[PDB]
Context: bound to proteins that are not shown
RNA sequence: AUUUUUGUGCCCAUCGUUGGCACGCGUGCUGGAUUGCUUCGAUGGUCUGC
DNA sequence: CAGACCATCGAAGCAATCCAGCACGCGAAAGGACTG
DNA sequence: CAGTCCTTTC
Repeated sequence: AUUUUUGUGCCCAUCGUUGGCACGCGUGCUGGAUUGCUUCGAUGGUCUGC
RNA backbone atom coordinates (compact mmCIF):
# COMPACT_ATOMS: atom_id res chain seq x y z
C1' A A 1 0.00 0.00 0.00
C1' U A 2 -5.86 -3.11 -2.47
C1' U A 3 -6.17 -1.09 -7.63
C1' U A 4 -9.36 -7.04 -7.96
C1' U A 5 -10.00 -5.34 -15.55
C1' U A 6 -5.05 -7.65 -17.70
C1' G A 7 2.98 -8.28 -19.38
C1' U A 8 4.11 -9.53 -24.17
C1' G A 9 2.29 -12.35 -27.55
C1' C A 10 1.54 -17.04 -31.16
C1' C A 11 -1.93 -21.03 -33.67
C1' C A 12 -7.38 -22.22 -35.67
C1' A A 13 -12.41 -22.81 -42.29
C1' U A 14 -16.16 -24.00 -36.50
C1' C A 15 -12.40 -18.50 -31.54
C1' G A 16 -13.62 -22.18 -27.03
C1' U A 17 -13.35 -27.78 -23.59
C1' U A 18 -11.08 -23.73 -18.12
C1' G A 19 -9.59 -23.88 -26.47
C1' G A 20 -3.97 -25.08 -27.02
C1' C A 21 0.96 -22.83 -26.30
C1' A A 22 5.57 -19.88 -25.56
C1' C A 23 8.60 -15.99 -23.84
C1' G A 24 14.91 -11.07 -21.32
C1' C A 25 13.71 -6.37 -21.44
C1' G A 26 15.46 -1.24 -22.86
C1' U A 27 18.55 2.41 -25.42
C1' G A 28 21.60 3.30 -29.46
C1' C A 29 24.05 2.80 -33.43
C1' U A 30 26.18 -0.23 -37.11
C1' G A 31 26.46 -4.36 -41.09
C1' G A 32 24.22 -7.04 -44.77
C1' A A 33 20.03 -7.40 -47.52
C1' U A 34 14.96 -6.79 -49.01
C1' U A 35 10.54 -4.27 -50.49
C1' G A 36 8.03 -0.27 -53.63
C1' C A 37 8.38 3.82 -57.51
C1' U A 38 11.19 5.94 -61.16
C1' U A 39 15.50 6.59 -64.72
C1' C A 40 19.11 4.20 -67.62
C1' G A 41 21.27 0.09 -70.01
C1' A A 42 21.40 -4.73 -71.69
C1' U A 43 19.01 -9.41 -72.62
C1' G A 44 14.78 -12.84 -75.00
C1' G A 45 10.71 -13.16 -78.08
C1' U A 46 5.72 -12.52 -80.62
C1' C A 47 3.79 -9.36 -84.04
C1' U A 48 3.01 -5.89 -89.41
C1' G A 49 4.97 -5.57 -96.08
C1' C A 50 10.29 -7.08 -96.16
C1' DC B 1 15.28 -4.57 -91.75
C1' DA B 2 13.09 -0.03 -88.92
C1' DG B 3 10.04 -0.01 -84.98
C1' DA B 4 7.15 -1.02 -80.74
C1' DC B 5 5.26 -4.10 -77.74
C1' DC B 6 5.99 -7.19 -73.90
C1' DA B 7 9.51 -9.59 -70.07
C1' DT B 8 13.58 -10.31 -66.87
C1' DC B 9 17.96 -8.80 -65.63
C1' DG B 10 21.54 -5.45 -63.90
C1' DA B 11 22.85 -0.21 -62.00
C1' DA B 12 21.54 4.07 -59.47
C1' DG B 13 18.44 7.39 -57.08
C1' DC B 14 14.38 7.93 -53.50
C1' DA B 15 11.32 6.36 -49.79
C1' DA B 16 10.56 2.40 -46.58
C1' DT B 17 11.43 -2.55 -43.57
C1' DC B 18 14.27 -6.17 -41.45
C1' DC B 19 17.42 -9.80 -39.29
C1' DA B 20 21.53 -9.23 -37.07
C1' DG B 21 25.82 -7.85 -34.51
C1' DC B 22 27.36 -5.35 -30.82
C1' DA B 23 28.37 -1.86 -26.94
C1' DC B 24 25.97 -0.54 -22.61
C1' DG B 25 22.32 -0.63 -18.32
C1' DC B 26 19.46 -4.07 -15.45
C1' DG B 27 26.07 -4.32 -8.92
C1' DA B 28 27.92 -7.07 -4.77
C1' DA B 29 29.52 -6.98 -0.09
C1' DA B 30 30.83 -4.59 3.56
C1' DG B 31 30.53 -1.35 8.00
C1' DG B 32 28.38 2.18 10.28
C1' DA B 33 24.28 4.41 11.78
C1' DC B 34 19.70 3.82 12.87
C1' DT B 35 15.47 1.69 14.47
C1' DG B 36 12.46 -2.00 16.49
C1' DC C 1 19.94 -8.09 17.81
C1' DA C 2 16.54 -7.95 12.72
C1' DG C 3 15.98 -5.11 9.48
C1' DT C 4 16.68 -0.88 7.76
C1' DC C 5 19.29 2.44 5.09
C1' DC C 6 23.81 5.01 3.39
C1' DT C 7 27.93 4.73 2.70
C1' DT C 8 32.78 3.01 0.44
C1' DT C 9 35.35 -0.30 -1.84
C1' DC C 10 35.82 -4.52 -4.92
The RNA (crRNA) from Escherichia coli, together with DNA, has 96 modelled nucleotides.
The sample was in a buffer at pH 7.5.
Primary citation: Zhang et al., Nat.Struct.Mol.Biol. (2020), "Mechanisms for target recognition and cleavage by the Cas12i RNA-guided endonuclease".
It comes from the structure "Cryo-EM structure of Cas12i(E894A)-crRNA-dsDNA complex".
It was solved together with Cas12i.